Solved structure of RNA (23S ribosomal RNA, nucleotides 2018 to 2904) from Escherichia coli K-12, 887 nucleotides shown. Koller et al. published it in J.Am.Chem.Soc. in 2023: "The Myxobacterial Antibiotic Myxovalargin: Biosynthesis, Structural Revision, Total Synthesis, and Molecular Characterization of Ribosomal Inhibition". The entry has 27 different proteins, among them 50S ribosomal protein L28, 50S ribosomal protein L18 and 50S ribosomal protein L4. An Rfam search finds the family "Bacterial large subunit ribosomal RNA" in it. On this family, see Yusupov et al., Science 2001: "Crystal structure of the ribosome at 5.5 A resolution". Keywords: Ribosome, Antibiotic, Myxovalargin A, MyxA. Entry title: Cryo-EM structure of the E.coli 50S ribosomal subunit in complex with the antibiotic Myxovalargin A. Taxonomically the source falls in Escherichia coli (Bacteria, Pseudomonadati, Enterobacterales, Enterobacteriaceae).
Context: one part of a larger RNA, bound to proteins that are not shown
RNA sequence: GAACUCGCUGUGAAGAUGCAGUGUACCCGCGGCAAGACGGAAAGACCCCGUGAACCUUUACUAUAGCUUGACACUGAACAUUGAGCCUUGAUGUGUAGGAUAGGUGGGAGGCUUUGAAGUGUGGACGCCAGUCUGCAUGGAGCCGACCUUGAAAUACCACCCUUUAAUGUUUGAUGUUCUAACGUUGACCCGUAAUCCGGGUUGCGGACAGUGUCUGGUGGGUAGUUUGACUGGGGCGGUCUCCUCCUAAAGAGUAACGGAGGAGCACGAAGGUUGGCUAAUCCUGGUCGGACAUCAGGAGGUUAGUGCAAUGGCAUAAGCCAGCUUGACUGCGAGCGUGACGGCGCGAGCAGGUGCGAAAGCAGGUCAUAGUGAUCCGGUGGUUCUGAAUGGAAGGGCCAUCGCUCAACGGAUAAAAGGUACUCCGGGGAUAACAGGCUGAUACCGCCCAAGAGUUCAUAUCGACGGCGGUGUUUGGCACCUCGAUGUCGGCUCAUCACAUCCUGGGGCUGAAGUAGGUCCCAAGGGUAUGGCUGUUCGCCAUUUAAAGUGGUACGCGAGCUGGGUUUAGAACGUCGUGAGACAGUUCGGUCCCUAUCUGCCGUGGGCGCUGGAGAACUGAGGGGGGCUGCUCCUAGUACGAGAGGACCGGAGUGGACGCAUCACUGGUGUUCGGGUUGUCAUGCCAAUGGCACUGCCCGGUAGCUAAAUGCGGAAGAGAUAAGUGCUGAAAGCAUCUAAGCACGAAACUUGCCCCGAGAUGAGUUCUCCCUGACCCUUUAAGGGUCCUGAAGGAACGUUGAAGACGACGACGUUGAUAGGCCGGGUGUGUAAGCGCAGCGAUGCGUUGAGCUAACCGGUACUAAUGAACCGUGAGGCUUAACCUU
Numbered sequence: 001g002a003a004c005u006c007g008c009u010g011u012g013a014a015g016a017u018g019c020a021g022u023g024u025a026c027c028c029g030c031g032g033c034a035a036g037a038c039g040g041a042a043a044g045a046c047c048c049c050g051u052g053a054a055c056c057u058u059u060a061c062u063a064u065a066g067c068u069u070g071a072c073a074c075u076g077a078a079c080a081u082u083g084a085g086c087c088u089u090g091a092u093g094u095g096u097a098g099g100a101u102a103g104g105u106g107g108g109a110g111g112c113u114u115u116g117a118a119g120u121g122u123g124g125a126c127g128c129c130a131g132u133c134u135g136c137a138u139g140g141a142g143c144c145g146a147c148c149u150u151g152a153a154a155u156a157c158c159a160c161c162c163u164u165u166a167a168u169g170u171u172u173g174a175u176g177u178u179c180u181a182a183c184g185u186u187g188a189c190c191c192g193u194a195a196u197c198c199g200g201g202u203u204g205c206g207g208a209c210a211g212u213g214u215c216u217g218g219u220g221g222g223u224a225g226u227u228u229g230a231c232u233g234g235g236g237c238g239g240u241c242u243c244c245u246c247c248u249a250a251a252g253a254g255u256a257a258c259g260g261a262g263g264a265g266c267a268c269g270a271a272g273g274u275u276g277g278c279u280a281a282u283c284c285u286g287g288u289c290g291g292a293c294a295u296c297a298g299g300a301g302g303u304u305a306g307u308g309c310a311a312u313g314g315c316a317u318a319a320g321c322c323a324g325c326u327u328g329a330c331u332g333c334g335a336g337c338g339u340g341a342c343g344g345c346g347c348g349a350g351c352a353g354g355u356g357c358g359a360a361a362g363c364a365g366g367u368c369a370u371a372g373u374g375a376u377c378c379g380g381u382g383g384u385u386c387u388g389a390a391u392g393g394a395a396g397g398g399c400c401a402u403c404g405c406u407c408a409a410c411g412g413a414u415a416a417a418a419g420g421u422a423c424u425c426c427g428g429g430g431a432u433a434a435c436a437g438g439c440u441g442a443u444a445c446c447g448c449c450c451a452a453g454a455g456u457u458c459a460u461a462u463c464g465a466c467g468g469c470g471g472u473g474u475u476u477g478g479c480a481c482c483u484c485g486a487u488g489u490c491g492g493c494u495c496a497u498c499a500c501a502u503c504c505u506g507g508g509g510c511u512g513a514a515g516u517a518g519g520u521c522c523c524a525a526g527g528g529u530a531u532g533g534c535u536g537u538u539c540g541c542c543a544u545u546u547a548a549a550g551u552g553g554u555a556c557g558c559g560a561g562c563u564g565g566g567u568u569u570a571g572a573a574c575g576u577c578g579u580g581a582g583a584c585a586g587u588u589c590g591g592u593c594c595c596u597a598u599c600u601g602c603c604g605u606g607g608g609c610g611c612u613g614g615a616g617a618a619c620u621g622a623g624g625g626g627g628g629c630u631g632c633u634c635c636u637a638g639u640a641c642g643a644g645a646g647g648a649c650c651g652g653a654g655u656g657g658a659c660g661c662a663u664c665a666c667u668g669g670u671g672u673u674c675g676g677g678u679u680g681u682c683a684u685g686c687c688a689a690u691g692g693c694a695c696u697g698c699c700c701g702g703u704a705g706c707u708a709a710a711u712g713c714g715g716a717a718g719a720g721a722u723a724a725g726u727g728c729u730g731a732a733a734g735c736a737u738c739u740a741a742g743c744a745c746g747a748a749a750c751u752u753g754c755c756c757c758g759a760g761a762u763g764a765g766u767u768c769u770c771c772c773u774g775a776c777c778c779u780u781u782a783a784g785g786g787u788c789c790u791g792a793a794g795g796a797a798c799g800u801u802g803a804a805g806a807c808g809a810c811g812a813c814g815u816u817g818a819u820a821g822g823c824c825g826g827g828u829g830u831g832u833a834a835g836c837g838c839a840g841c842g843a844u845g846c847g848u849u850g851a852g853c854u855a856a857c858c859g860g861u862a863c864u865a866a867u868g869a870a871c872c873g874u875g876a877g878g879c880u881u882a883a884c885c886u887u
Stems, first nucleotide, its partner, number of pairs: 003017001006023005026608008035600003039595002047429004052425002054421004060226005066219003070215005076179008084170001088167001104160004119138008183206003187203006229241003238258001242264006265410001266308001267367002272326007282300005306315002309372001311370003330353004336347004342411001355364003378404007386397002436483001437481001438479003442476001444472006453463002489566002491563003495557001496554005503528003506523006530544005571589001573587002575584003609760001613771007623757004629657007641646001659714005667708004674701005679694006718752003725745004772877001774788005779782001789875001794872002798814005819865003822861005829853002835848005
């Protein structure tokens, strides 16, 4: 999706209307109920996954608005001070020797003398600290100079020119002060201008500041883009990720798991090469200190030792231990193999060049072997013309050597990266978890075996150590097979149904069973099997009952039956954790529960046809269902039993609880269809009397019916066959023995007895009564068709209806009539109507008067309505055999 859409037990992609086996079931509606159709609705919202998304946080990463720092620009003038340089300035050069306080050198015999010679003196200075220098004065032309001396012959001289330095000017730098002319004005006034904008003007105040542009350091969840690994017996947490050794690994190689055990991320210029040599551990005996063990000697022994480091395989020709000499821990290559998907990695004789050791044959391209590690890119350093963008160079590139990665998540996403989401979202998965099912049964629960003991003695009345073997599916788990294009969770309520491993009631064995009352085991599932306080609770504890208050299965039964208190959405708070967004062994207040039933099922109730001529009744009973509980008191009997205290069985009687069926006589409820009281208001012209409306206005009573709290009844006795159990007779087995042959007892379970349904019991039964006794044609000649006549018994329909009823159905009645309504009489209920009279001022009272009114009730009565008809249903009922009439 299509349907000709049953139950059960099994099977099965693991919970079947459709499969297997079997049971049951005539065809089709109508009213009801929700157990199933993993019912309908929404590509699960929980969970995981995707190198998905969005918002949020922050000391995640990378940016950035904003804020802030300085440089330069717009940006000027003075002055002081103070840097720095700098035109130039003096100062500033005894070296040892001395004109000594000598620049020198080069040039070059003086220079010098109002500067008043020299000198002198004095002062100041210098200066090498010696003394000198210098100024003035004095003095007064003469010095000094090659003078002499030396580093230097001279600063005799001059020049160069440094020594060492002071100013001044000054590219400028800085700091301060002042100024005005840039610039600012969100001061005042004037004008455009009948204008709190703007612009121009005047003036004041600031003033090269402020502010703005470019550049630059800091800060920067304010904003933005993103990242935040995988494996995983769900995910998270923890652990792990590359390499080496052993086992698993099944005698070639290889071989998995969050299988069992250990290591590495080096070391060494000798611990490498070669030549020569050498040989352990441990124990015994003797021997100074010296003992379990230092060292020495001998013996035994035999590699149990050693190997730079784990393990394995090796190692005496040592690969182990010494010594000499050394650099093969060489460069270019490489037949041929091994092992990898590949990138790669590994072993290798031999060849060329050069080398070490050894007399030589020879050996050496690191180490007893197997771990000790990192691709590419981008760079760095050295070598090499290989290249060199017009040409020559160069830069850069290439080639060769080499360097830089816990790229350790170790075949390495980027140079550079953490979190929250219950405010959440999309694509997917039963490839993967929460619920329930399935598989399993460690655990759990129940049973048994052995019997150490306990029990005075005495394993087994009752318990049972140390150990052993099973059953159930029933707890906690394991697994991940079904369902993620939905199978709604705990508890309660309503309604259940089955198992028996029995709580009560029934039967029985043993007892450490006197009686009463218990213990323990066996048989037995018929019925029965509390209400409350607390808490969301199941549970549990507590109070008080009961004969007892059983244990389990049923999607931990039951939300298309109810609830929604707890868990588990969005709000809020506390404790706690976090820097924070938020979160929880947590607490706390609040918080929308959808579905008109097609099918199966189930409870009721009809229509069709069948059952062999039709019809009206009464039955039989195959089969099915209901029911099945029990207390207390009294008698037996204060008996049996017992020292006493206490105190029965068996049998009988009465009265209760719970449950069920019927009923309405009683006691009551209801009684918007009966009577009355009364408040507000409207109306009937008004008074009086009535009616409407206000929940039946509010109330008080109450008939019939329905009904419980009311009042009748029930559960049985009896019988049959038994369970556990107890026996009788009795062999096998000369005895014993409940059994093998035979026989008897034995329970609320079973079959009956009691109540209800029931012939669709298709195996369709039985009995009684009633009704129909006509003609013709045709053909395919037979359970054949047609025509006319006929229309029975009975039924249905219609009408009046019911203590019957959703509708059908069922019952009563239809004039030869009480079926319904009315009417008449009664009853019942309510409680003394209206009108009139009397008393009273009046409200009102009294009399007439137990009055009036009175539904569904009782007894009557044709007044009204139940019409004569019509309609359906027929006309003697198949065949074959028996028996019989008539053997």